[PDB]
RNA sequence: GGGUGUCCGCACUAAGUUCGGCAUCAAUAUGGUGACCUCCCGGGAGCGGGGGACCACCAGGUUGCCUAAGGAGGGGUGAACCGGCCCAGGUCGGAAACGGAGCAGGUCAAAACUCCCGUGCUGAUCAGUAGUGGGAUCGCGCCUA
Numbered sequence: 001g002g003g004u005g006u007c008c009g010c011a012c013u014a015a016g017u018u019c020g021g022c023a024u025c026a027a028u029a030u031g032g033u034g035a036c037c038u039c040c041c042g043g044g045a046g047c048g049g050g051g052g053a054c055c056a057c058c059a060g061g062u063u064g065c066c067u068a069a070g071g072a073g074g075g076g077u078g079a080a081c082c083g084g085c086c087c088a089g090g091u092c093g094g095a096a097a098c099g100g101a102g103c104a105g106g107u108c109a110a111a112a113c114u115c116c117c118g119u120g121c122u123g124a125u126c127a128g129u130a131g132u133g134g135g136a137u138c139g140c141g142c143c144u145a
Stems, first nucleotide, its partner, number of pairs: 001144006007135002010133005016126001018124007025064004030059005037052006073116004083108002086105001091100003
Other pairs, nucleotide, nucleotide, family: 015128cWW017125cWW023069tWS028060cWS045093cSS045097tWW046097tWW046098tSS046099tSS060061cHS061072cWH071117cWW078112tWS079080cHS081083cWH085106cWW087104tHS088103tWH090101cWW094096tHS
């Protein structure tokens, strides 16, 4: 003497941290379950035996010209009376055996609520880590005969 850090309401990039909003596709073959519908057979009633069409929920086997994704996820919880089942009484059919519609009562939770995990799109967050830059440079280190 140069270069560089120490300085800033700085900038770009990359890998990260923490946290909130919204959203969660379907077609099927088959099996189970419930309701309605519709056929047969038998009986003197109650009812007994059996066959198809179709609807909705679960399972879950093959699939996609459905995606921004969209799994066959889990947790809490959750019960009327115009839900299911069990139905004393009682009622109806019956000679009876018993059976039907089922009150009262008890009873059972698939859904819907709700909180997540997963998946996608977000909106941010950190007096922020790293790398390359910029402005800045009296002070202060470090690197350079």